[PDB]
Context: one part of a larger RNA, bound to proteins that are not shown
């Protein structure tokens, strides 16, 4: 110098004490852990994760599995062959 | 059908591509300390120096706000303020049948309120 | 003041 | 020369935006871009299905409760709003079912009208008001009873 | 103790949107009516048009569905500064900490691994003398008829001289 | 009568050996001391990238903290005593205030003037 301090002393806000309505208790709907599975795509995970990316997942979105399937493929640059519209005529 | 030019077809290579990993390699953009008043800058001083001062003995605000003091003198980003919605009033505009004229804007003022007296205090 |  | 009352002028009161340097190597390489490193017959493209909805146990938000200082019917001279939609359209009336009237409510027929200070989503709903409303025997039905009458009161029923 | 309260829930029909609701949408009738008695320790929003409201109201993303999200509006409060506790700014005093108190830091125990300590004892070596021992050497003694020189005194036997 | 070589004897005195006296004296034994290395076993540090238990100390670090010494306690450590600050200079109101020429003089005044 800064952070601490069961540190003087002040101020600040929903900090706290009121006060009203709530959550933890039931039943549903999310959203996640944990775990299954062929996949339950992927990210967030204290305050700042957790009706958060998601302002809407039946396909599609979709990224993810499991079957088939494509290889100059979304382009730009080079190499050469032949079809399209054509400025005369 | 007399030169030509693209469009392209065919492919060829360098590659086009990837929600594959690293946000502990970045841009960008946002969380929370944050409405929190703090963080800095040129130039002057102290002190060998890190630093200090400025950023204030004293009061005062919501606010490093403001006043005096004062090795500071001034600026910054912010803080205020301008601003947006709201809200008095005031002009213009609606030929009152897009009718809601109790309204819709467009603009001007308006207040970050002021006068006055009596206790305090200075 |  | 500022506080605290007090009068008196005036509508006179608030909300947003804006969140500073830093720091937490906070979050994002799945908006997007890109560095690096890693596959190009597969970590690139496409179809079809399937899956993100799986569920022992947990946590967080949230909705709905759990009845009377509350809850459903009903209310056509339609008691009262503000923002806000409608050429990737809204979608009045009526018009048929559900269902006897009719209303409401849910669908179907048919597009009037508006592409918006015009016409449609859309009569706001809560408030008020009137009916009810379990336990609740606070009840009713049967009789009487009578200056409560939508009510009293005496009996007997109401497990 | 479930009620005309509560609609979770389970069936059958039926209606929407799209090829297509089967995993997996939404509606609505008919049926079905758990759980739920205001919910422990904890905790969470909000100070005024806010909270609270069994008040609705609309958009945005839907072909299609919101108990989200993002806007309006109606009705419309009590309680307050005054304690401590948390966080911030402002200051005092103290700071051994500075990626800063989620710092720092201190013993003892368990682990492994070195050095140096005690130890009853063993083992080696070095020095010393009040000592044993003692080669040599040297002093320093006593005695050998020691020996051997000049010897003395005698004495032997030789050779010789004569 | 008798000479001198040897040989013996005896004389003292020289040199000259041996035995034997004392005494030191090489080395060795022995004893004492010292020093060094080993001991089973036990101490005590130290050092090792992540065990255990509890939190003494720095903030009023939550009992101030150490210094001497006792005692107690797994273990930092708790306790009595007396001393230090390296802890309390960390010190910061009993409130009360007096007149004379208020000026046509005070004020203005720029070489003063006079």
């Nucleotide at each position: 110098a800064g952070a601490c301090g069961g540190u003087u002393a002040c101020a600040g806000a929903c900090u706290u004490a009121a006060g009203c309505a709530g959550u933890g208790g039931a039943g549903c709907a999310u959203g996640u852990u944990a775990u299954u599975u062929a996949a339950u795509u992927c990210g967030a995970u204290a305050a700042u994760c957790c009706a958060c990316g998601a302002c809407u997942a039946a396909c599609c979105u979709u990224a993810c599995c499991a079957u088939a399937u494509u290889u100059u493929g979304a382009a730009u640059a080079u190499u050469a062959u032949a079809a399209u519209a054509a400025u005369u005529a | 059908u007399a030169a030509u030019u693209a469009u392209u077809a065919u492919a060829u290579u360098a590659c086009a591509g990837g929600c594959g990993u690293u946000a502990c390699a970045u841009u960008g953009u946002u969380g929370u300390c944050u409405u929190u008043a703090g963080u800095u800058c040129g130039u002057g001083c102290u002190g060998c120096a890190a630093a200090g001062u400025u950023u204030u003995a004293g009061a005062u605000u919501a606010a490093g706000u403001u006043c005096a003091u004062a090795a500071a003198c001034g600026a910054a980003c912010a803080a205020a303020a301008c601003u947006c919605c709201a809200u008095a009033u005031a002009u213009a505009u609606a030929a009152u049948u897009u009718u809601a004229a109790u309204u819709a804007u467009a603009u001007a003022u308006a207040a970050u309120u002021u006068u006055a007296u009596a206790u305090u205090a200075u | 003041u | 020369u500022a506080a605290u009352a007090u009068a008196a002028a005036g509508a006179a009161a608030g909300g947003a935006a804006u969140u500073a340097a830093g720091a937490c190597a906070a979050a994002u390489c799945a908006u997007a871009a890109u560095g690096a490193u890693c596959c190009u017959u597969a970590u690139a493209a496409u179809a079809u299905g399937g899956g993100u909805a799986a569920u022992a146990g947990a946590c967080g938000u949230g909705c709905u409760a759990u009845a009377a200082u509350a809850a459903a019917a009903u209310g056509a001279u339609a008691a009262u709003a503000a923002a806000a939609u409608u050429a990737u359209a809204u979608a009045a009336a009526a018009u048929a079912u559900a269902u006897u009237u009719a209303a409401u409510u849910a669908u179907a027929u048919u597009u009037a009208a508006u592409u918006a200070a015009u016409a449609a989503u859309a009569u706001a709903a809560a408030a008020c008001a009137u009916u009810u409303u379990a336990a609740u025997u606070u009840u009713u039905a049967a009789u009487a009873u009578a200056u409560u009458u939508u009510u009293u009161u005496a009996u007997u029923a109401u497990a | 103790a479930a009620u005309a309260u509560g609609a979770a829930u389970u069936a059958u029909a039926a209606u929407c949107u799209g090829a297509a609701a089967u995993u997996c949408g939404a509606u609505u009738a008919u049926a079905u009516g758990a759980a739920a008695a205001a919910a422990g320790a904890a905790u969470u929003g909000c100070u005024a048009g806010u909270a609270a409201u069994a008040c609705g109201u609309a958009a945005a993303u839907u072909a299609g569905u919101a108990u989200g999200u993002u806007a309006c509006g109606g009705u419309g409060a009590a309680u307050a500064u005054u304690c401590u506790a948390a966080c911030u700014g402002u200051u005092u005093c103290g700071c051994a900490c500075u990626a800063a108190u989620c710092a720092c830091u201190c013993a003892u125990c368990a682990c492994g691994c070195g050095u140096u300590g005690a130890a009853a004892c063993a083992u080696a070596u070095u020095a010393u003398u009040a000592u044993c021992u003692u080669a040599u050497u040297a002093u320093u003694u006593a005695u050998a008829u020691a020996a051997u020189a000049u010897u003395u005194u005698u004495u032997a036997a030789u050779a010789a001289a004569u | 009568a008798u000479u001198a070589u040897u040989a013996a004897u005896u004389u003292a005195u020289a040199u000259u050996u041996a035995u034997u006296u004392a005494u030191a004296u090489c080395a060795g034994a022995a004893a004492u001391a010292a020093u060094a290395u080993g001991a089973a076993u036990u101490a005590a540090u130290g050092c090792g990238a992540a065990g255990u238990u509890g939190a003494a100390a720095u903030a009023c670090a939550g009992u101030u903290a150490c210094c001497g010494u006792a005692g107690g306690g797994g273990a930092a450590c708790c306790u009595g005593c007396g001393g230090u600050g390296g802890g309390c200079u960390u010190a910061u109101a009993a409130a009360u205030a007096u007149c004379u020429u208020a000026a046509a003089u005070a004020u203005u005044c720029u070489u003063a003037c006079a």
The RNA (Small ribosomal subunit rRNA, nucleotides 986 to 1649) from Saccharomyces cerevisiae has 647 modelled nucleotides. The sample was in a buffer at pH 7.5. The entry has 72 different proteins, among them Large ribosomal subunit protein mL40, Small ribosomal subunit protein mS23 and Large ribosomal subunit protein bL27m. It holds a match to the Rfam family "Bacterial small subunit ribosomal RNA". Rfam 15.1 lists 42,628 matches to the family in 10,626 species. Its family is annotated with structural constituent of ribosome and ribosome in the Gene Ontology. For this family Rfam cites "The comparative RNA web (CRW) site: an online database of comparative sequence and structure information for ribosomal, intron, and other RNAs" (Cannone et al., BMC Bioinformatics, 2002).